[PDB]
Context: bound to proteins that are not shown
RNA backbone atom coordinates (compact mmCIF):
# COMPACT_ATOMS: atom_id res chain seq x y z
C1' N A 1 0.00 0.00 0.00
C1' N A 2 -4.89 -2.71 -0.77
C1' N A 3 -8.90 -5.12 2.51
C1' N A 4 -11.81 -6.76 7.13
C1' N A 5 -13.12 -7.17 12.00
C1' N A 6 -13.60 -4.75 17.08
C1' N A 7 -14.09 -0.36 20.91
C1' N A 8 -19.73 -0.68 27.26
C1' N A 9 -17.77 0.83 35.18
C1' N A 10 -12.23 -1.84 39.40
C1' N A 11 -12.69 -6.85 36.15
C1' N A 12 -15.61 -10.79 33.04
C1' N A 13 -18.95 -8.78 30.44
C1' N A 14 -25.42 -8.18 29.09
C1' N A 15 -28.72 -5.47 26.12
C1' N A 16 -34.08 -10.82 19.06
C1' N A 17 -36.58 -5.77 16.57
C1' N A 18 -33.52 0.72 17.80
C1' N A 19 -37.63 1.47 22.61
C1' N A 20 -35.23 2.17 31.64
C1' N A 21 -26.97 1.12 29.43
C1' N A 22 -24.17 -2.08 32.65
C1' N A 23 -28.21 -8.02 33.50
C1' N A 24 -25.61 -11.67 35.60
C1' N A 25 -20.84 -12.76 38.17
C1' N A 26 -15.75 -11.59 39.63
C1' N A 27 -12.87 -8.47 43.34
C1' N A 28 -12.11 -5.40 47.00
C1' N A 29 -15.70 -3.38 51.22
C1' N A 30 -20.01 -3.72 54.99
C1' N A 31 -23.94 -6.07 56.94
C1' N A 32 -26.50 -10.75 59.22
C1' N A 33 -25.81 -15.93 61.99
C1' N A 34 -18.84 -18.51 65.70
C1' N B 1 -15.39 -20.41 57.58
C1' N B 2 -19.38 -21.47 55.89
C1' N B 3 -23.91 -19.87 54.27
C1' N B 4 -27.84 -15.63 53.62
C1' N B 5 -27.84 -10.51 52.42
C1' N B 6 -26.67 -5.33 50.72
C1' N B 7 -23.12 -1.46 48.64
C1' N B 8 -21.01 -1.24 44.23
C1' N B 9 -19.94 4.42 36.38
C1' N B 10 -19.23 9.83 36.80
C1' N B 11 -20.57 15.04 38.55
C1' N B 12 -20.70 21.71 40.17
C1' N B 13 -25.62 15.63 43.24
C1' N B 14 -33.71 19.06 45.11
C1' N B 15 -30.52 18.31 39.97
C1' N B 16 -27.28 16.56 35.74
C1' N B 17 -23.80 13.37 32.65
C1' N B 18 -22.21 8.37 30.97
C1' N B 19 -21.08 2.69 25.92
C1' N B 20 -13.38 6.03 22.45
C1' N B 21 -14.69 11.19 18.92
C1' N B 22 -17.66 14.38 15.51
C1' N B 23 -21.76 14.73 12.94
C1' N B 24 -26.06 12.37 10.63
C1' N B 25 -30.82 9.58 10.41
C1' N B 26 -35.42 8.93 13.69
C1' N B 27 -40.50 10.37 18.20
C1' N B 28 -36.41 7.38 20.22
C1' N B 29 -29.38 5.69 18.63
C1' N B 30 -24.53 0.83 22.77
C1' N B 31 -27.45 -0.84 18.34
C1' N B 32 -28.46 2.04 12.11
C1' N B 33 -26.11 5.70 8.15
C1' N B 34 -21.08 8.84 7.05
C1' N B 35 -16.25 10.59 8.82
C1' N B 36 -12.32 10.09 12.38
C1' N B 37 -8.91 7.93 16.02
C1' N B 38 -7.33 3.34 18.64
C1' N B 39 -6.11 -1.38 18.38
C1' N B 40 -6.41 -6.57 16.15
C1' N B 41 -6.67 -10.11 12.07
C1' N B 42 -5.77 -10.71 6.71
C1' N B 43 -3.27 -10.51 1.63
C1' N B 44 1.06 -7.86 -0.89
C1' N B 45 8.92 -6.44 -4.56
C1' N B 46 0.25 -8.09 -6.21
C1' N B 47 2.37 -5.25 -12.21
RNA sequence: GCCCGCAUGGUGAAAUCGGUAAACACAUCGCACU
RNA sequence: AAUGCGCCGCCUCUGGCUUGCCGGUUCAAGUCCGGCUGCGGGCACCA
This is an experimental structure of RNA (TRNA-LEU TAA ISOACCEPTOR) from Agrobacterium tumefaciens, with 81 nucleotides shown. Protein in the same entry: LEUCINE--TRNA LIGASE. The work is reported in "Structural Characterization of Antibiotic Self-Immunity tRNA Synthetase in Plant Tumour Biocontrol Agent" (Chopra et al., Nat.Commun., 2016). It was solved by X-ray crystallography to 2.1 angstroms. An Rfam search finds the family "tRNA" in it. The family's RNA type in Rfam is transfer RNA. Rfam's curators write: Transfer RNA (tRNA) molecules are approximately 80 nucleotides in length. For this family Rfam cites "tRNAscan-SE: a program for improved detection of transfer RNA genes in genomic sequence" (Lowe and Eddy, Nucleic Acids Res, 1997). Its family is annotated with triplet codon-amino acid adaptor activity in the Gene Ontology.